[PDB]
Context: bound to proteins that are not shown
Molecule: 5.8S RRNA
Organism: TRITICUM AESTIVUM
RNA sequence: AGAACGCAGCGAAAUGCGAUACGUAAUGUGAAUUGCAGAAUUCCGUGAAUCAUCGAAUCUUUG
Repeated sequence: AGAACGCAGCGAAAUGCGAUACGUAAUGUGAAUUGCAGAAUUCCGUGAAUCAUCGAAUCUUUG
């Protein structure tokens, strides 16, 4: 290199990450985000991204 099994509020389908378990961070953007039902967070300056980072803190079990 690859692979098993987990993880969820939901879990069909995909891939996102490892018991801290689609996490979040440091650069960064601007009115909407959690796919949906529900339950919520924001909205005249700290919610929300891969639009871009051969960039990162965590890192079960097998190889």